[PDB]
Context: bound to proteins that are not shown
Molecule: U5 snRNA (small nuclear RNA)
Organism: Saccharomyces cerevisiae
RNA sequence: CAGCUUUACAGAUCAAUGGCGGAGGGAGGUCAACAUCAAGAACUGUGGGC
RNA sequence: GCCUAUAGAACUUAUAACGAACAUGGUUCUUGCCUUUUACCAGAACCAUCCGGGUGUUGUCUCCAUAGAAACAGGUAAAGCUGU
RNA sequence: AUUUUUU
Numbered sequence: 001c002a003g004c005u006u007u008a009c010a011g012a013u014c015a016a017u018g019g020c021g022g023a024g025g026g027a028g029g030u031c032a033a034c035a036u037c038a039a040g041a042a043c044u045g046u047g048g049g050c
Numbered sequence: 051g052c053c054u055a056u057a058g059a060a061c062u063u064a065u066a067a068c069g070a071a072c073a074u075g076g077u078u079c080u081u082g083c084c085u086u087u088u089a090c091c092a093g094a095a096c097c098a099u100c101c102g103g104g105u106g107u108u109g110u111c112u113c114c115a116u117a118g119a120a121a122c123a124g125g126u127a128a129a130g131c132u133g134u
Numbered sequence: 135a136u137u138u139u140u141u
Stems, first nucleotide, its partner, number of pairs: 001133009017121001025114005031109007042063001043058008068102002073099008082090001
Other pairs, nucleotide, nucleotide, family: 010124cWW011123cWW012122tWH015122tHS018120cWW019119cWW039042cSS039067tWH041064tHH060105cSS069071cHS081091cWW
C1' cells in the first nucleotide's frame, strides 16, 4: 500500500437473493417442582435396511 | 430383535467415581469383652438409612433494563486473513 | 518478465 468478508454510515430505484425473524430481555436467589445420575466403558433418539 | 448412515451429548468417573467428605442402621457368618439381654469388640458378605452433591428442564422470587427490522451500485472509517 | 505454470 492492494483484495474479500463483517460492523459503524448517508440518501437512494429497490427487484434480486441471502442471512437475525412468527423477530421482546439480562444478571442473579444458602428459592421451589420434575427428570436423571454405577452401566456390556457403560449414553440418547432419527429414519432406513430389515 | 439386530446392521448402515445421521447425528447429537449436560453431569459424573480410573490409583475408578455423584463426596477429593465420611457416619449409623438391619440381616446372616465368624470373632472379642463376656457369660443374661440391650449397649458393645472387630472383620466379612449382602443390604438399607442418613448428612450432602451435582447436571438438565421448567416454574417462580429479587435486582437492573426496553429495540421490530438491517445487507445490494459502491464509497467514508474500523476490525479478521493473503501478497510483496 | 531470463528452463516447471502468468511474459